Solved structure of RNA (28S ribosomal RNA, nucleotides 2739 to 3521) from Drosophila melanogaster, 649 nucleotides shown.
Method: electron microscopy, resolution 3 A. The entry became public in 2021.
The work is reported in "Ribosome heterogeneity in Drosophila melanogaster gonads through paralog-switching" (Hopes et al., Nucleic Acids Res., 2022).
The PDB entry is titled "Drosophila melanogaster Ovary 80S ribosome".
The entry has 76 different proteins, among them 60S ribosomal protein L34, 40S ribosomal protein S8 and 40S ribosomal protein S9.
The entry is indexed under Specialised ribosome, Drosophila melanogaster, Ovary, RIBOSOME.
Context: one part of a larger RNA, bound to proteins that are not shown
RNA sequence: ACAGCCAAGGGAACGGGCUUGGAAUAAUUAGCGGGGAAAGAAGACCCUUUUGAGCUUGACUCUAAUCUGGCAGUGUAAGGAGACAUAAGAGGUGUAGAAUAAGUGGGAGAUAUUAGACCUCGGUUUGGUAUCGUCAAUGAAAUACCACUACUCUUAUUGUUUCCUUACUUACUUGAUUAAAUGGAACGUGUAUCA
RNA sequence: UGAUGCAAGCUUCUUGAUCAAAGUAUCACGAGU
RNA sequence: ACUCAGGUAUGAUCCAAUUCAAGGACAUUGCCAGGUAGGGAGUUUGACUGGGGCGGUACAUCUCUCAAAUAAUAACGGAGGUGUCCCAAGGCCAGCUCAGUGCGGACAGAAACCACACAUAGAGCAAAAGGGCAAAUGCUGACUUGAUCUCGGUGUUCAGUACACACAGGGACAGCAAAAGCUCGGCCUAUCGAUCCUUUUGGUUUAAAGAGUUUUUAACAAGAGGUGUCAGAAAAGUUACCAUAGGGAUAACUGGCUUGUGGCGGCCAAGCGUUCAUAGCGACGUCGCUUUUUGAUCCUUCGAUGUCGGCUCUUCCUAUCAUUGUGAAGCAAAAUUCACCAAGCGUUGGAUUGUUCACCCAUGCAAGGGAACGUGAGCUGGGUUUAGACCGUCGUGAGACAGGUUAGUUUUACCCUACUA
Numbered sequence: 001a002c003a004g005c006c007a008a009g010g011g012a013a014c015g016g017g018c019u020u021g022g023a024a025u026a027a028u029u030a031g032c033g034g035g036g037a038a039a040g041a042a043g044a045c046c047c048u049u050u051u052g053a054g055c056u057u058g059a060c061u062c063u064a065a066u067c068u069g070g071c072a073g074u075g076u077a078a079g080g081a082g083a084c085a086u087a088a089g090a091g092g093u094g095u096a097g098a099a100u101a102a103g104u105g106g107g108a109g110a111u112a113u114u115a116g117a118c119c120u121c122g123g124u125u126u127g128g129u130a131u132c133g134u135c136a137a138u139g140a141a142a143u144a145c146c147a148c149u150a151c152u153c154u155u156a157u158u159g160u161u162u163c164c165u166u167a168c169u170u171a172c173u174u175g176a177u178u179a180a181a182u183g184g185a186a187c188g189u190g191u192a193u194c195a
Numbered sequence: 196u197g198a199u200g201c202a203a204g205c206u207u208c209u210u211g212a213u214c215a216a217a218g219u220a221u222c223a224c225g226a227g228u
Numbered sequence: 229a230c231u232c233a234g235g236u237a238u239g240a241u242c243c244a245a246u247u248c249a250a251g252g253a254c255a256u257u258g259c260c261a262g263g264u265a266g267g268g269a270g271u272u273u274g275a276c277u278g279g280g281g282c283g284g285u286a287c288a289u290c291u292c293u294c295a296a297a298u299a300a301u302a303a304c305g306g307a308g309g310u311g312u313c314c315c316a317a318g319g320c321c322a323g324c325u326c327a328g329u330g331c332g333g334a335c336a337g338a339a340a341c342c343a344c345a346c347a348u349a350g351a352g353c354a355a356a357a358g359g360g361c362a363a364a365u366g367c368u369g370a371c372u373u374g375a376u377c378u379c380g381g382u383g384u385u386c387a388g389u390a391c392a393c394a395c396a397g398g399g400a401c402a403g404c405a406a407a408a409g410c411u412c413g414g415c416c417u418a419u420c421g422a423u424c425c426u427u428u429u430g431g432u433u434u435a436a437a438g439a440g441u442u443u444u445u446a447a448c449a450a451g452a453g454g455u456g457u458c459a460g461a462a463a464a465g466u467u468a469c470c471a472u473a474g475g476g477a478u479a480a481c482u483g484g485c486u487u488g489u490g491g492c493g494g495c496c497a498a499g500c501g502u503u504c505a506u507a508g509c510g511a512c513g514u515c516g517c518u519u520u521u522u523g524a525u526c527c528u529u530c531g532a533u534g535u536c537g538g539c540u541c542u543u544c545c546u547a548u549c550a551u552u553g554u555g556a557a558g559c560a561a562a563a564u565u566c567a568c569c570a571a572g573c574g575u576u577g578g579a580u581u582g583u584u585c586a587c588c589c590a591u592g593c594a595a596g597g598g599a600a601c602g603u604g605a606g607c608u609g610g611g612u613u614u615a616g617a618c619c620g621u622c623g624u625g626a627g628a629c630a631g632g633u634u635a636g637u638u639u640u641a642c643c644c645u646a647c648u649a
C1' cells in the first nucleotide's frame, strides 16, 4: 500500500496476509478505548559528518582602540656645550758634537750698513765690519742664509649628539566674550623722603 | 618749595530708579527787521 | 529790529594694537615602529574504540606464540622489546678456552689467590626473544679506519611504488695477514623519515637573455635540519539556548539469544540428631532447571513503538501461604514440622518514602510467590528528564555533577477490528 477474526510455528528474533490448525452470512445503530508496534512531526536524547552556530579561555592566527618611541608640521633665543674645525701662537730632548738640531734640507757664506760708479735721492753696486755657524769636533740627525708648521694649550670667528636647562611668540591647542574698556605713558592727589 | 620712591584719582547704611548729554567751547550771526 | 539755527571739539586725557586669557614648538594630527589587547573577527580542537567520553596505543616498528608441518593469516589475543649504545662493542691475524665440578696449597673461612684434573658450550657475545657460534662470532694481545669512494642490480615490505634495511656484484683506493683470504660498520632478525625551505660540502663549474669584470643570487650532485598521528595539516574548551544532514552501520527502554550472580530441584553419604547416616537434616564433590533482578550482547526500531511508580481492571501460571482430601514424624492431646493430589475461593486497613523490596502499627483461622517491561488517545504526574533558580564540590572561564533542592502546556478516535449492548 492493500486491507482488517484468532492460536501456534517459522520469519528482520512480537503477523492482518505466510504455514498448519480454529473456524467463516448481509446491511446496520449507539458506546468503547485491547489492538491497528494508530495519528501527529525526515528523534529536540545518543553517535557519526574532515556540516554549523552561540558562548568561553591566553587554542591558533589576526584586529579596533590604547600606551610607547621616531619623523614631519617646527619656529626665536640665551646659558652651560663635549673648543670639531678654523683667525693664530710658541714650546717638543738616545753613546755623540757647539750642547739638548721636536725636526732641519736646500746650504758651503750672504745680508745689514755705508760713501763713490749708476739713480732726482734713499737705493742698488764695490769693499770693510758683524752672530752661531753653512764645515770641524765626531755622532742616532753636523744645524749658516732660510720655510710648507705640531702636540699639551691658549685665543677668535661658523660645528655629530643617548645633549642640557631656562626664556620668548608667530605655528598650533585651549578657554572666555553680544570679541567694551588690553598694554603703556600722562596730569590731578596723599605717607616716609624733602627748602 | 622742589627732588624722590609709595599709593591712589569713583558705586557698601536699605529688594527704588538710571538708556535718549546738559553745560561750557566753537563757527554758526540765517527768514523777519 | 524780529517767531527764529545746526554742526564739530569738549564733557569722556594721550599714544600704541594683538579681542582677552591660559598653554606654546610641547599637545593634537599625519605616517612607520615596538608593547598591550577574547572588547572584536575568523578558524581549529586526530583517529582507533565490543556506543561515545575515560583509559590506553593494539598508530611507525622487533622477537616468541597464536597459526591449523611452505609462505600468508585476525581481535583493545598472550609474553616482551625499540627511538638508543659503540674509536671499539668496527676491521683482521695470532694465541687462548668458557659454565660449573673435584682433589689440593700458610694467614685464607661458604667464597681472595696459585696450581692440577674433568668439563658439548650447561658460559660469553651493547642484543628484547629466537637462531647461531669452541685452535669462534667467546677471552686476550698485535697493527688498524673498509663506520671509505662509486655505479647499477636484487631480496624484504609491495601496488611487485617509495623510503629504509639487508644482500650479491663491477670500478677504484686502502687495512690486516707470511699467505690464502674477499673487510662496503656492529654474528643474524629491530634501532627510523618525502615535497617546499634552510644549510654545508662539491665541481676548480653552468645561467642572470645587450656585453665584459668582481661581489651577490640562482641552478645542479651529495649530506644535514623533520615531520613518533612515523607515506609526513599549522590548531583549546563548552552548549541544559541550541541548529542541520544522516544513522537502527551506534548507545538509552521493550522484544530475542545468553547466564557467570542469586535461588529450586536429584545422586553419593562425612556427619549432626542421648542412642539412630536419611523423623528432620546434611560437609567435600557432582549432574540439571531457572533470566525475571543482573551483567554480557547489538539482531529489529533513530521520516519516533510515549520512558518509573501508584490508581483502575481483567485474565493466566504454580515454584502451595491457607483451606478440601491424604501419607509421615523423635505424631499422647494441643501446637507444629516433612511430603503427596491439588490453582477452586481467598491473600486486607494504615504511618514514613515518588519508589520498587525490606521494615513498623494493626486486624486477621491464616496474611504465598510470579506472568502480558500488563495497563499514559485510561488517568495522575510524585521520581526521572528541556529552558528559570539556589547550595556543596570541581573548572581560570563558559560550564560540569551519574550530588541535593524548588517551579515547570500530558494533544487526537467520528476509521477497521475487538468488546459491550
Base pairs, nucleotide, nucleotide: 002016005022006021007020008019009018029649030648031647034645035644036643038640039639046475047474048473051471052470053467054466055465056464059271060270061269062268063267065264066263067262068261069260070259071258072257075168077166078165079164085157088154089153090152105146106145111130112129113128114127115126116125118123172251173250174249175248176247182244183243184242185241190201191200218238220236221235222234274287275285276284283304288310290308291307292306293305311458313414314413323367324366326350328346329345330344332342333341352361353360357417358416359415376400377399378398379397381395382394383393384392389459425453426452427451428450429449430448435445436444483527484525486523491517492516493515495513499509500508536610537608538607539606541602544598545597549574551572553568554567555566556565557564576590577589578588616634617633618632619631620629621628622627
The sample was in a buffer at pH 7.5. It holds a match to the Rfam family "Eukaryotic large subunit ribosomal RNA". Rfam links the family to the GO terms ribosome and structural constituent of ribosome.